[PDB]
Molecule: P/P-tRNA
Organism: Homo sapiens
RNA sequence: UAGGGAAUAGUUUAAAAAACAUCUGACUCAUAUUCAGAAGAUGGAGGUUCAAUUCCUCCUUCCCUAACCA
Numbered sequence: 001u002a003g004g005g006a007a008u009a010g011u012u013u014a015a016a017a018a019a020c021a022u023c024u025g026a027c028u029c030a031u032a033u034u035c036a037g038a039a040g041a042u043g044g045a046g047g048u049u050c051a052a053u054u055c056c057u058c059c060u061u062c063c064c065u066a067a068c069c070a
Stems, first nucleotide, its partner, number of pairs: 001066002004063004011019001013017001022038005043059005
Other pairs, nucleotide, nucleotide, family: 003064cWW008014tWH009010cHS009018tHH009040cWH010040cHS012018cWW015042tWW017041tWH021039cWW028030tHS048052tWH049051tHS
């Protein structure tokens, strides 16, 4: 230099849900565990569609592969 893939809550996964983390309460002498609540997300930009994580396009970050023969 060439090529394929990926980006979701603070974290890690799913097809806009769980888990913890975070905050609120209860239980405890207090802490943890536990029980009951609460919030928070679809890398970026552009476009189709009434409606796009789910249809396309370029860019950023990262990953993987190739980079040969005399």